[PDB]
Context: one part of a larger RNA, bound to proteins that are not shown
RNA sequence: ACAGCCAAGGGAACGGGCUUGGCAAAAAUAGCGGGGAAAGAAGACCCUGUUGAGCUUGACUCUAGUUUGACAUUGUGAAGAGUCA
RNA sequence: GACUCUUUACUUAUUCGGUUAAAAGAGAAU
RNA sequence: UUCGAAGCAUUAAGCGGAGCCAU
RNA sequence: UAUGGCACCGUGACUCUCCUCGAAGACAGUGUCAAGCGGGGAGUUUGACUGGGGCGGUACAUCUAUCAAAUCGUAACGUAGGUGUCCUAAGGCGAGCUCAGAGAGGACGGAAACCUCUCGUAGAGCAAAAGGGCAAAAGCUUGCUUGAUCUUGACUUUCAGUACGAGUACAGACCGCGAAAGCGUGGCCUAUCGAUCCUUUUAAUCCUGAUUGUUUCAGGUAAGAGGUGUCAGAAAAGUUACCACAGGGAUAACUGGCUUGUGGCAGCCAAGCGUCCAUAGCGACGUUGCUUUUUGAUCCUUCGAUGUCGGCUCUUCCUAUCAUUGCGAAGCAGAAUUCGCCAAGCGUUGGAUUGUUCACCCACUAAUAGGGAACGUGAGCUGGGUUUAGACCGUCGUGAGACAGGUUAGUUUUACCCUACUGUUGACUUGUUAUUGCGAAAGUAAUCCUGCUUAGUACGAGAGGAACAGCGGGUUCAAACAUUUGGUUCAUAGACUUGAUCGACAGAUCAAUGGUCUGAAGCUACCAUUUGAGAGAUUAUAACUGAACGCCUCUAAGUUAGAAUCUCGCCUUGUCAAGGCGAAAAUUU
RNA sequence: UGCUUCCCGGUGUCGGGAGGCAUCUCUAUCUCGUGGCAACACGAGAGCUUAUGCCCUAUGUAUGGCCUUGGCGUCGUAGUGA
RNA sequence: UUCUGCGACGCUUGCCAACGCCAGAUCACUCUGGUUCAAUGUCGGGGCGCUAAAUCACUUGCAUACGACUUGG
RNA sequence: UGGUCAAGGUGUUGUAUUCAGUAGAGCAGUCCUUUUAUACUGCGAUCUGUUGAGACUAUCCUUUGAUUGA
RNA sequence: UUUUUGU
Repeated sequence: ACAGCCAAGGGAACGGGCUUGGCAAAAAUAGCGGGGAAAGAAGACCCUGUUGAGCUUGACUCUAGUUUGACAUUGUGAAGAGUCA
Repeated sequence: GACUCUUUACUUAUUCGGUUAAAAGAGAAU
Repeated sequence: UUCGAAGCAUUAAGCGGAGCCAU
Repeated sequence: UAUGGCACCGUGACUCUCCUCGAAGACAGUGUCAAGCGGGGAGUUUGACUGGGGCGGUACAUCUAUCAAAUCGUAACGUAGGUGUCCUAAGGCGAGCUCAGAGAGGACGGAAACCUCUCGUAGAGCAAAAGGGCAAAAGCUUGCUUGAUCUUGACUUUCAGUACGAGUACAGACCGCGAAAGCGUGGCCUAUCGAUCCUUUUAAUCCUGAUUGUUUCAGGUAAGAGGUGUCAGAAAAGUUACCACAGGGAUAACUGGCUUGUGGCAGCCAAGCGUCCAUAGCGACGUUGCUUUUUGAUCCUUCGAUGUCGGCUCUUCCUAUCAUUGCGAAGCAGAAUUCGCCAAGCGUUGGAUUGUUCACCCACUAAUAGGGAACGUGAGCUGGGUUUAGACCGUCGUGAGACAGGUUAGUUUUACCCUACUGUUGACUUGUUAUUGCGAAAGUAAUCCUGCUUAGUACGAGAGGAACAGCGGGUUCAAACAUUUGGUUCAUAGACUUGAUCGACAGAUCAAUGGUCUGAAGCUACCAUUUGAGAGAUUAUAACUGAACGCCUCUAAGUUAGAAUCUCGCCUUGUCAAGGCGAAAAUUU
Repeated sequence: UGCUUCCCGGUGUCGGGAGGCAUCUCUAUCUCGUGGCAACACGAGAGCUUAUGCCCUAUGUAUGGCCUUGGCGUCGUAGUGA
Repeated sequence: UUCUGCGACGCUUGCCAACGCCAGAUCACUCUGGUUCAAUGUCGGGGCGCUAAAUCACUUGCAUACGACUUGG
Repeated sequence: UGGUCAAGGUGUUGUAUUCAGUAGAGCAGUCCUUUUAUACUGCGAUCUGUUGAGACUAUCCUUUGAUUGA
Repeated sequence: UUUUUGU
């Protein structure tokens, strides 16, 4: 998906279908919550992926910012020391 | 006569502040 | 300008020098 | 002239100074480069194997013995071990010698020092692990030496017949030892190790730098070294419970499946306990089974989801039998108690603490037996626990955060479909309508106790202490029922009453049932009342007759008694497919 | 009017495919005959294949000779109810 | 629940002369027993023979979700 | 013979309107210069008699009375 | 009072 009664068996190790048995008679109304491993969702748990992202730091590599030195902006006079001449 | 430093001084670059850019500095009276 | 007085302070007086207009 | 009116300049208000008044000042600030700090921010990483992952370990490169099943080959996180070194000798070669150990002797000398002689198949040693090999050596002593040198091919091992590493047999050169034959490319053999790129060194009287040349410099050809141990070789820390994506039942947590170590239960032999006595009842040392209500092992099904603890509620099933029925045996004189057989028909409770399953206690009781049904049962409930996100503490972590450690609060969705079940109609076929019946088949139900009497009898030292029959009641369960007692009231029945409205009285209305009292009727309560029982075949067992087996024997043939069991009866259903089967009535102007 | 039942006729649909048959009980005994209330007894038999059997089993008058039986249908009583 | 026995009445039924006599044939078999038998439905003629009920709608309340159930005209 | 009302019976509640009272705790007035009153009136929760009254009576019962149908 | 029912 097609459909809807069960027991056991074996099977992807818990069948509505398969095997052997139990069985098996229209069409329906009101309830019900055992089953349909019922419906909702490509498990939010776990693992894998040479897939991510938030966050942290003693991970790697960088960076805004900041501190420091040099050069330029940078001019005009004195005193001392040291280099020279 | 130059350079290097270290300290210090000046004001015109530069920076900060006040003001409606309103009496700044020298001198003169007293 | 202060004996720390809850006042107003504006559109110049004064002085000197030269000008104009009218009768 | 004068009188009128109207209008300037200076001073009053000192002169000069082109710094508006101060502060800093060639420092700060600014531009560029350099170094330091820089989870404030960015990007990325955070191996693999693995009886799930993590933790652990390295079984990742690797050698020996075994596994390994007599060629070779052969796996597991199989077993016992080893490797990243060490050596100018522990390489090469010539010579000589013989080792471990035992016996017997010799001042100090002893069990053990050194010397001597016999024996000594390797029982020693050979750098290391194991295994091979080796005796005028491969071992020990000693002399001399650098073949641990230069060069290319071939081959073996792993193997794809690739690479590295290691090794083998040659060929060319120059050497070492030896008198020589000969031996020697490192270690007696099997492990002891490294690509590309880059750097670096050695080599040629080398090649190139392309406008011509010289010298530096740089780049090449050849051989080494610097290292990748995840060892055929990325440059790499965590956390997520705020989490996400692609998948996985190749892979874990709950059920199911196999197994049953562990858990539970049952047997066989008897050493002993049991005053004596192995078996009344037990039963060690041993040993044989059973079960899946324990926990493990596995990973077969399910990760495009099988709702994951406990309790409540409700069925049914199994017994390995607590109680009751019928019995057998006792270390059975009796309340009592124990073992065993036929036996799951019927029961197996009320509570305190804990989420608890368990556990423990209180009380009653005939008894307070054990279990299954997807560790029964969440579209049945609840949500106390577990098990998201908030929050607190302890320990751990530098931190984010972690913790089957504790604590508090935290959404429980959908049936109208099929089937099953519960009840309710009901067609067609035996002509139609009703009436009155039979039972096939299915369901099925009762349960335990006691007051009096038996009887203080039986029993017998006493203490103590019963039973069958009989009478009267009760528990649990079940089926009815309302006369009485009780409950229920929109009987919207009667009365009263608060507030308001109809002008007042009287009558009533409203307040989603205004409220209070009584309240028939109906419904309804072990909260009232009523009703609940017989046969048959037989189990276990006890016996009869009676062989086998000239005796015995409950058994073999044949016979008795025999139960909460089983079957039926009574009781409920009886739209039943050989359309289950009868009786009887009327059958269309 | 409609209709049950019986018979006569049409006509639809449906399938099958050569006739009939009566005791029981017992299985290590049975049948017949006789004696017996009965049990049983005596005598004669007994593969038992008497359901492996027995019935039935077909040209049309006429005429003559036999033998009268058997089958079917209706009706009437009597009996039999699982 | 049909089936028996006894009659009574009908329709038949055996053998011999004797295959004596008539008739019989569809060509060699393909579904005829050379029209096989049964069951039922319906439509037409006759023979006797009979002249009902459910249901709806109202109603009842012992019953009831609706159907259904219990009553009366 | 069915229905519908009424009647009777049976119950639930608890003594209805209306009138009357020399019942009522009390209160206000009447010839308050018409007198005098153990009296007259008016208001007054409530009480008593009328009154076991009134209301209710349905799918509670009925050899019952009307009325209407068939 | 409406609708149907035959061996």
28S rRNA, nucleotides 2464 to 3510 from Caenorhabditis elegans: 959 nucleotides with solved positions. The reconstruction used 145,659 particles. Rfam match: Eukaryotic large subunit ribosomal RNA. For this family Rfam cites "Crystal structure of the ribosome at 5.5 A resolution" (Yusupov et al., Science, 2001). The work is reported in "High-resolution reconstruction of a C. elegans ribosome sheds light on evolutionary dynamics and tissue specificity" (Sehgal et al., Rna, 2024). NCBI's taxonomy places the organism under Eukaryota, Bilateria, Ecdysozoa, Chromadorea, Caenorhabditis.